[PDB]
Context: bound to proteins that are not shown
C1' cells in the first nucleotide's frame, strides 16, 4: 500500500420478402438480263 | 461466226417507354423503471 480490487458491450438472431429486362415493331423500297451488231 | 458491256445501285442500321418498386429501418436481456 492509486474510489480501488477483480468484471468480454456481450447473447440470440439469414439483407430477407414480392418481382417475366417486357411492350410495340414486314429486312423492304425502286430496280424488263438488257443495249449494240459486227 | 458469235462479240462487247454491266454485275449490282441508291437508301434507312434501331426507334419509342419503363431505369427500380413495395415491407422491414434494430429487437430482446442484463443495467434503467417500478415495487
Nucleotide at each position: 500500500a492509486c474510489g480501488a480490487g477483480a468484471a468480454c458491450a456481450u447473447g440470440c438472431g439469414c439483407g430477407a420478402c414480392a418481382u417475366u429486362c417486357c411492350g410495340a415493331a414486314g429486312a423492304a423500297c425502286g430496280c424488263u438480263g438488257a443495249a449494240g451488231c459486227g | 461466226c458469235g462479240c462487247u458491256u454491266c454485275a449490282g445501285c441508291g437508301u434507312u442500321c434501331u426507334u419509342c417507354g419503363g431505369a427500380a418498386u413495395g415491407u422491414c429501418g434494430c429487437g430482446c436481456a442484463u443495467u434503467g423503471g417500478c415495487a